Solved structure of RNA with a sequence from Neisseria meningitidis, 42 nucleotides shown. The structure was determined by solution-state NMR and released in 2016. Primary citation: Barnwal et al., Nucleic Acids Res. (2016), "Structure and mechanism of a molecular rheostat, an RNA thermometer that modulates immune evasion by Neisseria meningitidis".
RNA sequence: GGGUAGAGUAUAAUUAGUCUUCGGACUUCCUUAUACUUAUCC
Numbered sequence: 001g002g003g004u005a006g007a008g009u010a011u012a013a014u015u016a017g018u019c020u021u022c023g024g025a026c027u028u029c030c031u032u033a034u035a036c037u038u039a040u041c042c
Stems, first nucleotide, its partner, number of pairs: 001042002004039001008036005016027004
Other pairs, nucleotide, nucleotide, family: 003040cWS008037cWS015028cWW015030tHS020023tWS021023cHS
C1' cells in the first nucleotide's frame, strides 16, 4: 500500500390464504436481494 471472505446478525421485496364485525389486519411460503459486523493475507 491492495484486497478477500472464514461463523454470524439484520432486513427489503414479496407469496397464498386465513380470521372475521366481511371493515381491517395478519400469518406465512416457493423465488430474490442487501448492509453490517468479525478477522485477517500478500
The depositors describe the entry as "NMR Assignment and NMR Structure of CssA3 (top stem) of CssA thermometer". NMR data were recorded at pH 6 and 298 K.